[PDB]
Shown are 47 nucleotides from a PDB entry: RNA with a sequence from Pyrococcus horikoshii OT3. Keywords: RNA-Protein Complex, Rnase P, Kink turn, RNA BINDING PROTEIN, RNA BINDING PROTEIN-RNA complex. Primary citation: Oshima et al., Acta Crystallogr F Struct Biol Commun (2018), "Crystal structures of the archaeal RNase P protein Rpp38 in complex with RNA fragments containing a K-turn motif". Protein in the same entry: 50S ribosomal protein L7Ae. Entry title: Crystal structure of PhoRpp38 bound to a K-turn in P12.2 helix. The structure was determined by X-ray diffraction at 2.1 angstrom resolution and released in 2018.

Parts: sequence; C1' cells; structure tokens
RNA sequence: GGUAUGGGAUGAAAGCGGUGAAGGGAAACCGAGUUAACCCCUAAGCC
Repeated sequence: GGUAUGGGAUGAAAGCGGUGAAGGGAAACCGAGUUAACCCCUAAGCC
C1' cells in the first nucleotide's frame, strides 16, 4: 500500500424482525431496528 470477516452513511413496490432486530455479555440484563453492492472510516488478521 491492497484488503472487512469490523464499522458509518444509505437500506427500496426487496428480505428478516417484539413468536425478539442489531450489538455487548459467562449470564442476568438488555428491546427496534436490521440484511448486502457503490460511497466513506478503520486495518486486528491476511496478501
């Protein structure tokens, strides 16, 4: 330097979700958003 399996934004005439989403935790507790291309941030790991 590249790189998201990590994130932000976006997230529809689309999918999922209080019969519990996402995220954290050993559990209890949490309790409404969230899923992926592009754009943006980061680079532990990998090259």